[PDB]
Molecule: U65 H/ACA snoRNA; 28S rRNA
RNA sequence: GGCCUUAGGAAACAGUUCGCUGUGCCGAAAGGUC
RNA sequence: UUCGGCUCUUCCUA
Numbered sequence: 001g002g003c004c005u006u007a008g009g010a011a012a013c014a015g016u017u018c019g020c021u022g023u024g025c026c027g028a029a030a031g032g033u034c
Numbered sequence: 035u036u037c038g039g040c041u042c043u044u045c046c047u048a
Base pairs, nucleotide, nucleotide: 001034002033003032004031005030006048007047008046009045010044011043012023013022014021015020024040025039026038027037028036029035
Other pairs, nucleotide, nucleotide, family: 016019tWS017019cHS023043cWH040042tHS
């Protein structure tokens, strides 16, 4: 080089009419295996 | 399979 690589709960902040609604963004490495 | 910065959140477990 060929090929792929376990998941989520909770606290908590933001916006905002304080009621409420809702909770990301960018990037990169190692690993098995033939 | 995991890690830091960005006024736009972090930790652990099965």